RNA sequence: ACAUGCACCGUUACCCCAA
DNA sequence: TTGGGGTAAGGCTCGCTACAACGAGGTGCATGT
Numbered sequence: 001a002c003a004u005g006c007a008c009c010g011u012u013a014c015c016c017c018a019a
Numbered sequence: 020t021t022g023g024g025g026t027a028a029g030g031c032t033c034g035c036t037a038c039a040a041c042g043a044g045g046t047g048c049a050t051g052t
Stems, first nucleotide, its partner, number of pairs: 001052003005048001007046002011028001013026003018021001
Other pairs, nucleotide, nucleotide, family: 002052cWW004049cWW005049cWS006047cWW012027cWW016023cWW016024cWW019020cWW
């Protein structure tokens, strides 16, 4: 840096999926 | 044909709740590498 879980009701910066 | 979610500064805070609204899309912290 990326990914995951469940829910969904955030700040800010940045990025990421494929049919 | 149009749908996906996340890293972390108290990111979590309340009187601002969250159903849905709508301007905004990680908020949780761990879990995993």
An RNA structure (RNA target (19-MER)), together with DNA, in which 52 nucleotides are resolved. NMR data were recorded at pH 7.5 and 310.12 K. Released in 2021, the model rests on solution-state NMR data. The depositors describe the entry as "Pre-catalytic complex of 10-23 DNAzyme with RNA target".